About this RNA: Shown are 74 nucleotides from a PDB entry: RNA (4.5S SIGNAL RECOGNITION PARTICLE RNA) from Escherichia coli K-12.
RNA sequence: UCUGUGCUCUGUGCUCUGUUUACCAGGUCAGGUCCGAAAGGAAGCAGCCAAGGCAGAGACGCAGAGCAGGCAGA
Numbered sequence: 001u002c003u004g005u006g007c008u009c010u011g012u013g014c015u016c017u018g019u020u021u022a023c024c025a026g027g028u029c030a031g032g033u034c035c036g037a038a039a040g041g042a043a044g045c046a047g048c049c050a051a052g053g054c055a056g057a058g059a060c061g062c063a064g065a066g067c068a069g070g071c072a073g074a
Base pairs, nucleotide, nucleotide: 001074002073003072004071005070006067007066008065009064010063011062012061013060014058015057016056017055018054019053020052021051026049027048028047033042034041035040
Other pairs, nucleotide, nucleotide, family: 029045tWH029046tHS030045tWH031044tHS032043cWW036038tHS036039tHS
């Protein structure tokens, strides 16, 4: 130094849970709006959903580091 051991710390990837987020390229889009004589179309705020933010947990993943009887091999 590398690797295993496991444990701990830290970052993060995934998952679970809680919570949070007017507009600033997601989905569905009530209401209202727009085009059309109609038949029919369209854009789209809120909500909800997704997603993002903040966290806890995974003796969960991936890593870096550290570890008296730390202990091992190389």
Description:
The PDB entry is titled "MODEL OF E. COLI SRP BOUND TO 70S RNCS". Rfam match: Bacterial small signal recognition particle RNA. Its Rfam clan is "SRP clan". The literature on the family includes a 2003 paper in Nucleic Acids Res by Rosenblad et al., "SRPDB: Signal Recognition Particle Database". Rfam's curators write: The signal recognition particle (SRP) is a universally conserved ribonucleoprotein involved in the co-translational targeting of proteins to membranes. The entry also models magnesium ions. Method: electron microscopy, resolution 9.5 A. The entry became public in 2006. Primary citation: Halic et al., Nature (2006), "Following the Signal Sequence from Ribosomal Tunnel Exit to Signal Recognition Particle".